[PDB]
Context: one part of a larger RNA, bound to proteins that are not shown
RNA sequence: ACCCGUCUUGAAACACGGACCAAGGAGUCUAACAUAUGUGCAAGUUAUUGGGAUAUAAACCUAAUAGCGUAAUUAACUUGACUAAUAAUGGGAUUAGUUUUUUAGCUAUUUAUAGCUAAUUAACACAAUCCCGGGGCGUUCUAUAUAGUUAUGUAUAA
RNA sequence: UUAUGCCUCUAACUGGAACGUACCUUGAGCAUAUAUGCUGUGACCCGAAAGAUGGUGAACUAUACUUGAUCAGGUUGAAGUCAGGGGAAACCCUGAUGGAAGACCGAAACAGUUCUGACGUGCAAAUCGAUUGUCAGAAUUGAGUAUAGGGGCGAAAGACCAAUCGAACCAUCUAGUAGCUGGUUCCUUCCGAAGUUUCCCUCAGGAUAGCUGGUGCAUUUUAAU
RNA sequence: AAAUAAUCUUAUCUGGUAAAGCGAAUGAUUAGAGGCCUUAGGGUCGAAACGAUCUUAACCUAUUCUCAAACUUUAAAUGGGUAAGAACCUUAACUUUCUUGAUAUGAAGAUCAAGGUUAUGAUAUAAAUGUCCCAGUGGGCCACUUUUGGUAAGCAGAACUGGCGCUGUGGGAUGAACCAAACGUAAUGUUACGUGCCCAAAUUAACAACUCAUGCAGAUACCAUGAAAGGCGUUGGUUGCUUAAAACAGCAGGACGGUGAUCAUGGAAGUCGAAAUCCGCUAAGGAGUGUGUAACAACUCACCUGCCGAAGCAACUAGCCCUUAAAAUGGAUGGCGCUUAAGUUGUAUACCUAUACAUUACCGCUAAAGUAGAUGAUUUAUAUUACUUGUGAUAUAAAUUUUGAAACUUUAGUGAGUAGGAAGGUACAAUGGUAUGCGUAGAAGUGUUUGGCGUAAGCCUGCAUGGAGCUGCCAUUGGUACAGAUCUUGGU
Numbered sequence: 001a002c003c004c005g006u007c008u009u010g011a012a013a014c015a016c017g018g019a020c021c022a023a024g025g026a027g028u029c030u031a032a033c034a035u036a037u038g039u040g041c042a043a044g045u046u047a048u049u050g051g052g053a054u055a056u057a058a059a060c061c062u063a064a065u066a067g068c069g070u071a072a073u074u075a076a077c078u079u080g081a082c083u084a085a086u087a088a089u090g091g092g093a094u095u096a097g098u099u100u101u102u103u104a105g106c107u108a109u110u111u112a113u114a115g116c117u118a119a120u121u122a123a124c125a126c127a128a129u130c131c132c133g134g135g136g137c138g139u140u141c142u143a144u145a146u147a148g149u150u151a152u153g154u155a156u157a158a
Numbered sequence: 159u160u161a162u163g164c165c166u167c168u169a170a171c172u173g174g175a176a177c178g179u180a181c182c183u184u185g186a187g188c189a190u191a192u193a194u195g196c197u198g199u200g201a202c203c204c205g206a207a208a209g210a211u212g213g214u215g216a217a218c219u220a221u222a223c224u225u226g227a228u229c230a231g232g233u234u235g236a237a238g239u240c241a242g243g244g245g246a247a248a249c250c251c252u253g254a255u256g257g258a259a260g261a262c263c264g265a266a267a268c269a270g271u272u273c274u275g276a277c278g279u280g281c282a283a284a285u286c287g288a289u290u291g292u293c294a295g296a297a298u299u300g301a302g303u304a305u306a307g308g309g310g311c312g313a314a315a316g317a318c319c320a321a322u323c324g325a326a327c328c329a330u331c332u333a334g335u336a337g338c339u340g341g342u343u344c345c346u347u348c349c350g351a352a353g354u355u356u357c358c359c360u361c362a363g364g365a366u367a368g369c370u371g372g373u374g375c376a377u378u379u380u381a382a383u
Numbered sequence: 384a385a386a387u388a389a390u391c392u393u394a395u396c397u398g399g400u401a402a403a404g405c406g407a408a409u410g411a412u413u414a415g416a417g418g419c420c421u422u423a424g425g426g427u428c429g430a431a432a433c434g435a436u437c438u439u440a441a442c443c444u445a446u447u448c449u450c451a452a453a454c455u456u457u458a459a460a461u462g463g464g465u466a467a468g469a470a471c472c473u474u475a476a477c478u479u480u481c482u483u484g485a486u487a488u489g490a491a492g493a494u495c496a497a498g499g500u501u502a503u504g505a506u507a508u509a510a511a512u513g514u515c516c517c518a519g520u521g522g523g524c525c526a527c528u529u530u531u532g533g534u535a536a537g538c539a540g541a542a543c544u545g546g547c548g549c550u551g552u553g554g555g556a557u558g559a560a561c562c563a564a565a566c567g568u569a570a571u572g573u574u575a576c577g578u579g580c581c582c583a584a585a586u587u588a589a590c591a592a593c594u595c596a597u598g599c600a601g602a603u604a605c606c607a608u609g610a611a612a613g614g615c616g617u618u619g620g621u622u623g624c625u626u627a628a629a630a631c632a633g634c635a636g637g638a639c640g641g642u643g644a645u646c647a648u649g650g651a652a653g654u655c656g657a658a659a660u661c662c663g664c665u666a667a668g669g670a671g672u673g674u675g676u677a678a679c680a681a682c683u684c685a686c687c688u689g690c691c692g693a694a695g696c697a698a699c700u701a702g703c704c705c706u707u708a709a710a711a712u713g714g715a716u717g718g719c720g721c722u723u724a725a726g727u728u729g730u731a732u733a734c735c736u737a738u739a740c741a742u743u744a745c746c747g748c749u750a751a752a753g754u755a756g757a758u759g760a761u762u763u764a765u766a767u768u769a770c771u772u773g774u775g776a777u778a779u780a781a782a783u784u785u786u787g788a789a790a791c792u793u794u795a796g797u798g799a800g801u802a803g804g805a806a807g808g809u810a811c812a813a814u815g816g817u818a819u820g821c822g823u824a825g826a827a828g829u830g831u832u833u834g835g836c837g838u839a840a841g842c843c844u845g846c847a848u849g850g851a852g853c854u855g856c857c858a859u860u861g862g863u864a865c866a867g868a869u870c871u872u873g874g875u
Stems, first nucleotide, its partner, number of pairs: 004017003019875006030198002033195009044068003050062003072079001090132005097124003102119007134182002136179006146173006153164006202341002205338001209331006220305002223302006231263003238255007267292002272288002275286002307323001309319002344808006354367001356365003368520002371515004377509001388506001390504001392467005402457001403455002409451003414446001416444003423439002426436003471498001473496001475494001477492003523547004528542005552563003567745007577734002579719003585732001587731001589730005601721001612706003616703010635688003639663001641661001646656001669684001673682002746798001748796007759784012809864001811861008820853002828848004834843003
Other pairs, nucleotide, nucleotide, family: 003018cWW004867tWS007011tWH009523tSS009559cWS025865tWS025868tHS026341tSS026865tWH027342cWH028201tWS029199cWW032196cWW043069tWS049063tWW053059tWS054058tHS071080tWS071136tWS072078cWH073078cWW074077tWH081181tWS081182tHS089133tWW095127tHS100121cWW101120cWW109112tWS109113cWW110112cHS144146tHS144173tHS150166tWH151166tHS152167tWH166168cHS199201tWS204339cWH206335tWH207334tWW208332cWW209332tWW215307tWH215320tHS216219tWS216305tWH216310tWS220311cSS222303cWW229265cWS229295tWW230264tHS234258tWS234259cWS235257tSS235258tHS237256tHS245247tHS245248tHS266293tHS270271cHS270289cWS271289cWW277282cWS281285cWS307326tHS311317cWW312315tWS346838cWS350802tHS351519tSS351801tWH352520tSS352549tHH353548tHS355366cWW358360tHS360363tWS365521tHH371804tSS374511tWW375511cWW376510cWW387507cWW389505tWW391503cWW392466cWW397462cWW398461cWH400459tWH401458tHS404407cHS404451tWH405451tWH407455cWS408454cWS412448cWW413447cWW415445cWW419442cWW420441cWW422440cWW423438cWW425437cWW468471cSS469501cWH472497cWW474495cWW479481cHS482489cWW484486tHS486488cSS507508cWS518803cSS519802cSS524560tWS527543cWW533535tHS533536tHS547559cSS550565cWH553575tWS555605tWS561604cWS569742cWW574736tHS574737tWH575736tHS576735cWW582584cHS583735cSS585731cWW594724tWW600724tWH602720cWW610707tHS611707tWS624696cWW626693tWS627693tWS629691tHS631691tHS632691tHS633690cWW634689cWW638685tHS640662cWW642670cWH644670tHS645657cWW645658tWS647655tHS651675tWW652679tWS653673cWH654674cWH664668tWW665668tWS668669tHS671672cHS671683cWS672683cWW675676cWS676677cHS692693cHS713714cHS716719cHH720725tWS724726cHS747797cWW754786tHS755788tWS769773cWW787790tSS800801cHS808840tSS809840tSS822851tWS823851tWS825849tWS825850tWS825851tHS826850tHS826852tSS827849tHS833844cWW837839tHS
C1' cells in the first nucleotide's frame, strides 16, 4: 500500500460490469472534400477512355479530348482590370537582403588594399505588414446635360 | 456592297464623382501521396422498442361443422293414470302408481375454491396434498373438417390462435436507427483544458466564440559570433 | 533603442457602493416647546362678543428621535480608460473640381529645417502574426471576501480571486477541496506543522499566571456544536462607603411619645393598601423595612448606644471552573494517559520534518555555441637556417586526428497531470531488396531462480522439450498488440 474498468463534482465504497484463464475482438475502407507538408513539372499540368507494345493483370510508349487553372461579376443580356515593353497593383508608411555615397573605430596588410562593427545617403525594398487609391462588374448621384468621332443615308465612280 | 466626299437625322462608341464584390492591377497552379480534419456509405464496436414485405401454422387451443364415443348411486317427486271419502250442486280433500326438470347430494368425468399449504435450482416453464364447485345437460370429449395475421375466434379476460398475442411465428429489407449505456487493443517524452458565451422543440446534444495543442512564419537592439 | 508587450508608479479622466444625510429633493417617522391666524370646535365669566381666560385642533418656527435595495445633495476604499516621446516635439511651406472660409487658412496627405540624456519603475520566460477552423469542453464542485432568495441546509443562485476538476507529498489523528507545497532519480543539509509516549521530536539543561471539572473539565484556524441567564467557587480589575470623636461583622440594649395623629372599616394604633409625613422627647427611634392576630398586642429593622478600638461592606468588569448543558448499538482531544498538565493564556530557546528549499552526480526535454582546409591541420622534442635577447621557417624523429557533421562535443533552465494534441520507439503478420543470413549436426514453437540490456514498450541468451522450417536490417501494407465490452467461443 483500501478494487480495477467507468459514468460522475468527487469512487475503497453499502454505485455498476468483472469467479478464473486462453484465444477472437473495436476510430476502418471507400467516393468526394479543407488545411499542413513532401514530390514531379510549372503558366501550365493530369498519359493509363483508348491505341502502340510486353520480360506481362506490371513496365515502357502515347494519338485525341476533357478536367482544373489561365476573368470576373451582374439574374441574365452584357461588358472587360485601365496605367507602361517594364512598374509583382501604383503611390505612401513600417520590413529583410544586396549594391551603394560618405565618415569613424578595430583587425590583417605589401599600404595598394580588403573585411567586420557603428553612424550615414541613394536605388531595388519584393516577400511580410498597413494605408489611401485606381480600375473589370452591379448600384446610386450623374459628367455618358450635350459634344466629338465613324459608318449608315445621300451625291459620285466601280 | 465597296471606295471617295458630305451630313453627322439615324445606328454605334467615348468623357465626371461615390458605394459595393465570391474581382484585378505580369498570371502559381495542376497531379499525386500521407497525416490530420469534413460528409455519405454498416462508418469506432455492440445493442432497442418497433415498422415494412414475403411466406408458414388451428397436432395445443378458440369456435362452428360432420361423424362418433362417454355419463356410479342416492335425494326430490311434475304431467299422466287408478282407487276411495266429503258435497245439494259447483267441487273439495286423501292414498297409490308414474317418473318430469339447462333440479339437488355426489362418483366416473371436467374444472381449480381456499390453505394465499407442499414444491417453488421441484417430478413439473404450473405439478402435488388437503379441501371444494359442477356431474343427464348452454354436459364431457376423439377423429375428420372449416375459419390465418393488422386476420380469425371469443358465454367478451384484450383472452387465446403449437410453453408465444395490447397483433403469432419464420425469413428478408436489416450490421435498420440511437444525441443513450457499456467497452475500445503497446509504451515513453513534452506541453496541456473546460464545464463558460451565443443560437438551436434548445435544456442528457451540437454548432459558435473563449480556453488547448500542433504546424510554423516574419522580426529580433523584444538575434544568433 | 530614440521598437514593444504588459504590470507598479506617476499624471490625467470616470463612478453612486460602503459610510454619511433626513433641522437636503424623494420616501418613511417620534417627541415635546412656542405661536400668528378666527382657521378654530367646545366650555367658564358672559344674553353674546373677532370679549378676558382656559381647552384642543389644522398650519407655521426653531429644535428633536429614527430609518431606505427598489432615496440621495454629499461621498470613500478596492476598481476600470488613456498617456509617460524619433511611430516625439517644434520652425518653415506644398495639393484642396471638397469640407471651408472674402483664408488655395484650418483639415489631412505631406515637403524642409531645429533639438544633450529619449523624456515613470521593474521585466520580457523573446515577442507579434497566420494556419488548422483543431481537439477536449457547453453537468462543475469548494474556500477567503462580497451577496440574493430562504428560519436554515453538506440548499438554490451571482461578484472577484484561488483550488479541486487534472494533485500526490508533508500537515489538519482521519479526509477530493482547508494549511504548507505543485512531485525526474538519489545522497547530504535546512524548513511548514509539531515536540510525555503512541509517531519523527526538549516529560525544556526556560518562564509567569489561570483552572481541580459526578456522567462529551479541557485539549490548535476550517472543525465536527454551545447560549441566553446565574454563581460570597476561584482569580485579577473598577468605583462608592463606614472610621479612630473606637468603626465593619457579631452579640447586649432602646426601637417611643404629640396620638387608635390619620384615609382606606372588611379589618389596621407603624406595619392587606394609600393622600402622605411634620414636631416633641431627645443619644436616637420612619404618623414606619418586614413577622402577622382579622384586629389589639408580641417579634423585626432603620437611628443611636455597651462590647468589638482596625477592619470590612455594596454595585460593576471578565477569565477558568461550576450551574444552565437531557437521548438514544459500547466510544472517542484520534489513543494511552495527563491535575506546580501532556490543559488554557502569554513568553524564550533547542529539537523534529515534504517529491518544498540549497549543492552535487545522473535521466530526459527545451535552450544556447562550435564542430565540417586531411594531396591538409595540430601538438611535442631536436638539428639546421634567418632574425634578436627571443621567434619563425625548413628538415628529421616521435605523437594525435578517417566526426550517422539527417550527429557529437559542449552548455544551462526546467519536469504534477485527466480530457486532448504532437513527437519518438517497441511488439505482431505480410512484401520488395539485402546479410554470397540461420537451418533437421535441430527450425519455429514453448516451460523455464540461466546470464545480461533498456525509464519502458520489450530484447537476447542459457537449460529442457521439439521436429521442419525460420529471422535481422532498410524501404514497403495492414483483418496489427487486449483484462474487461450483463463481450464471444472453449476450458477450469
Annotation:
An RNA structure (28S ribosomal RNA, nucleotides 785 to 1683) from Drosophila melanogaster, in which 875 nucleotides are resolved. Keywords: eukarya, eukaryotic, ribosomal, 80S, RNA, protein synthesis, mass spectrometry, RIBOSOME. It was solved by electron microscopy to 6 angstrom. It holds a match to the Rfam family "Eukaryotic large subunit ribosomal RNA". Rfam 15.1 lists 107,465 matches to the family in 2,616 species. Its family is annotated with structural constituent of ribosome and ribosome in the Gene Ontology. Clan: LSU clan. Among the 80 different proteins in the entry, which are not shown, are 40S ribosomal protein S11, 60S ribosomal protein L4 and 40S ribosomal protein S23. The reconstruction used 134,500 particles.